This is an experimental structure of RNA (5HT-B), with 558 nucleotides shown.
Entry title: RNA origami 5-helix tile.
Method: cryo-electron microscopy, resolution 5.71 angstroms. The entry became public in 2022.
Primary citation: McRae et al., Nat Nanotechnol (2023), "Structure, folding and flexibility of co-transcriptional RNA origami".
[PDB]
């Protein structure tokens, strides 16, 4: 440090009592019964004028219902009512106090009424709408364009809002803007309630978690406190437990007192397991290198465990080379577990791992104001495939249009599939001594390397290609030992057993290459062989020195 048990300081939650305030109810009007109890904004409604009750409370547009400003009209009992507008300008006509105001409007011609004002009707010129048909299809359907009839509205200038259509800004195509242009509409001051749309926002359906995108479902003032969740600070990954800071779902929000609970700080004992420091007693080793099991430590934490990775220390295995086969583990990519779809990790269960090509996903970049989808170029990744040839099915791209879509045919490609037939093989059966035939099934028929196994020696045929260990097995390299031929040995061939990194120093052989054994810090003593010794080898014997083990002590920290 932590737990355990105490003890003080604060906070928050529960229970109880007391106070203060408001509501319903019952009342004597005193007081009971309870409800209870944060705070804001609008509005309604009651009211003792205390205030208190309901009501909603995101953005945005609309629609309805009400109120309230402003303006112009008309009428008035000058109290007020009654209607209605909401910005300029120009033409006509009408009232007119001549100040204004109201009214048709903002286009061409011709006829009828005609007051010559105005109206009705034709027929034209431009537009927005919009219907039919053509340009227009293999068949069909949608939205435009351009074209002919037809049907309605018609017929200035600003402001403001809303829709549409064209540009910016593109391979292409969708949404949502910002800017810019053309154009209907709506119109032209506010508020308030309600009501329907789109939007944004949280939530769950709906998951181990989280992220992305969507359907369905639901609702959305403000503080504050407790819980609980999930992000983020915070990393090489994950868990766990806290701080801090964000976002969430629930609870609770008057005062006062006392009491428990429950949390974090202060202090006190006890115990708790590991680390590091000393100390003691005992004991192991002390060349170098690969590799691997692996402990410790550090680094990279706020803490703690667990795993990878780098460092640095230490133990403990094991020591030619290659190759295959079998087990075990670890990785790396994949399926499934698992949703409406996609993506990031977790768990768990299946599979699998050369290369090259060539299709199909996937992801980066790239081209934008953003974002999404399709094409597309170029790079990196997964997964299917790779003999002929036919038949089917499916996509792509072209005939085919102004553009998208459904459906159909043809044409070039791709690509599953199923059928033939061709290469051998594999396996069953049937004939046969077998070879060899004969039926039936399967199998990959790119490409390269190793193995392995048949072969006309021409070639074929299984199997493998991520990393580690552990078991078998086989070949290739070097050396010892054994045995056996040729031989007088040497050399040579064969066959069986065995060891295998690399250094330095001895020592027994040496057929002088080299093989076999044995040791490998530092000081000192001592023995043994060898040395004339001189001094090397080893033992055994003390001390120190790395550094680790195994007992116990001691201190300090978590």
């Nucleotide at each position: 440090g932590g737990a355990a048990c105490u003890u003080a300081u604060u906070c928050a939650u529960u229970a109880u009592a007391c106070c203060c305030c408001u509501c319903a109810u019952u009342u004597u009007c005193g007081a009971g019964u309870g409800a209870g109890g944060c705070g804001g904004a609008u509005u309604a409604g009651a009211u003792u004028c205390g205030u208190c009750u309901g009501a909603u409370c995101g953005u945005a547009g609309u629609g309805g219902u009400g109120g309230u400003g402003g303006c112009u009209u008309g009428c008035u009992u000058c109290g007020g009512c009654g209607a209605g507008c909401c910005c300029g300008g120009c033409a006509g006509g009408c009232c007119u106090u001549c100040g204004g105001g109201c009214u048709u409007g903002c286009u061409c011609a011709g006829g009828g009424g005609u007051u010559c004002g105005c109206u009705c009707c034709u027929g034209a010129g431009a537009u927005u709408a919009u219907c039919a048909u053509c340009c227009a299809a293999c068949c069909u359907c949608c939205a435009a364009g351009g074209a002919u009839g037809g049907u309605a509205a018609u017929c200035c200038g600003g402001c403001g809002u809303c829709g549409a259509u064209u540009g910016u800004a593109a391979g292409g195509u969708c949404u949502a803007a910002a800017c810019a242009a053309u154009u209907g509409a709506c119109g032209c001051a506010c508020c308030a309630c309600u009501a329907c749309u789109a939007c944004a926002g949280u939530c769950c359906c709906a998951a181990c978690g989280a992220c992305u995108g969507a359907g369905g479902g639901a609702c959305u003032c403000g503080u504050c406190g407790a819980c609980u969740c999930g992000g983020u600070u915070a990393a090489g990954a994950u868990c766990g437990g806290a701080a801090a800071c964000c976002g969430g779902g629930u609870c609770g929000a008057g005062g006062u007192a006392u009491a428990g609970u429950g949390a974090a700080u202060g202090a006190g004992u006890u115990c708790c397991a590991a680390u590091u420091c000393u100390c003691c007693a005992u004991u192991u080793a002390c060349g170098g290198c690969a590799u691997c099991u692996u402990g410790u430590g550090c680094g990279a934490a706020c803490c703690g465990a667990u795993c990878a990775c780098g460092c640095a220390c230490g133990a403990g295995a094991u020591g030619g080379u290659c190759c295959u086969u079998a087990c075990g583990g670890g990785g790396u990519g994949u399926c499934c577990c698992a949703a409406c779809a996609g993506u990031c990790g977790a768990g768990g269960g299946g599979c699998a791992c050369g290369c090259a090509g060539g299709a199909u996903g996937c992801c980066u970049a790239g081209a934008a104001u953003a974002g999404a989808c399709c094409a597309c170029u170029a790079g990196g990744u997964a997964u299917c495939c790779u003999c002929a040839g036919u038949g089917c099915g499916c996509c792509a791209u072209g005939c085919a249009a102004u553009g998208g879509a459904g459906g159909a045919g043809c044409a070039u490609g791709g690509u599953g599939c199923a059928c033939u037939g061709c290469a051998g093989g594999g396996c069953u059966c049937c004939u046969g001594a077998a070879a060899a035939g004969g039926a039936g099934u399967c199998c990959u028929g790119g490409c390269a390397g190793a193995a392995g196994g048949g072969u006309u020696c021409g070639c074929c045929u299984u199997u493998c290609u991520c990393c580690c260990g552990u078991a078998g097995g086989g070949a290739c390299g070097a050396c010892u030992u054994u045995c056996u031929u040729u031989g007088a040995a040497a050399a040579a061939a064969g066959g069986a057993a065995g060891u295998c990194c690399c250094a330095g120093u001895u020592u027994g052989c040496u057929u002088c290459g080299g093989c076999g054994a044995a040791c490998u810090c530092c000081g000192a003593c001592u023995c043994u062989a060898g040395g004339a010794a001189a001094c090397u080898a080893g033992g055994g014997u003390c001390g120190g020195g790395u550094a680790g083990a195994u007992g116990g002590a001691g201190a300090a920290u978590u």